[PDB]
C1' cells in the first nucleotide's frame, strides 16, 4: 500500500431481511438482623450471705420440678456516718437515645453519544457513504 475481523451501560456478552436496544456481574437505595468505635439521659458507689427473692451453672445426686455446689444483682436486715442542696469528682453498671464503620437475610433500583457526523426512509445498533480508533494477517524495506 493490500486483506481479514471489529467497535454496545462501570464489566464481559446477547438483538434476528429496518419497527420501543437487553440480560448475568459490578454499582446504589428502603425496611428490618449481628459487632466496634463514640457520646448523651439514667442508675450506682458503708454493710449486705449462710435466710429469702431472682440470674446463670455443666460440676453432679442420671436427665425442659428435685436437690447439692459455683458465681453475679438486689431486698429485707445491719449500720460510723448523719444535716443541706448547686456544679465538679473517679469507678461501675441493668438499662434509655444519637452517629460512623464492618458482616448475613429480604426487598428495591436508574441508563447507553449500541466509533463519529450525514443520507434514505413515517421509522435505524442494522441500510448506504465520508472518514476513527482496536487488533491480526500479505507486501514493500530489511
Nucleotide at each position: 500500500g493490500c486483506c481479514c475481523g471489529g467497535a454496545u451501560a462501570g464489566c464481559u456478552c446477547a438483538g434476528u431481511c429496518g419497527g420501543u436496544a437487553g440480560a448475568g456481574c459490578a454499582g446504589c437505595g428502603g425496611u428490618a438482623g449481628c459487632u466496634g468505635u463514640u457520646g448523651a439521659u439514667c442508675u450506682g458507689u458503708g454493710u449486705g450471705a449462710a435466710u429469702c427473692a431472682g440470674a446463670c451453672u455443666g460440676c453432679g445426686a442420671c436427665a425442659g420440678u428435685u436437690c447439692g455446689a459455683g458465681u453475679u444483682u438486689g431486698a429485707a436486715g445491719c449500720g460510723a456516718a448523719a444535716g443541706c442542696u448547686a456544679g465538679c469528682a473517679a469507678c461501675a453498671g441493668u438499662a434509655u437515645c444519637a452517629a460512623c464503620a464492618g458482616c448475613u437475610a429480604c426487598c428495591g433500583c436508574g441508563g447507553g453519544u449500541c466509533c463519529a457526523g450525514g443520507g434514505u426512509u413515517c421509522a435505524a445498533g442494522u441500510c448506504c457513504c465520508u472518514g476513527u480508533u482496536c487488533g491480526g494477517g500479505c507486501g514493500c524495506c530489511a
Background:
Solved structure of RNA (RNA promoter stem-loop A fused with tRNA) from Zika virus, 142 nucleotides shown. It comes from the structure "Zika virus RNA promoter stem-loop A with tRNA-scaffold". Released in 2021, the model rests on X-ray crystallography data to a resolution of 3.8 angstrom. Rfam match: Dengue virus SLA. Keywords: RNA.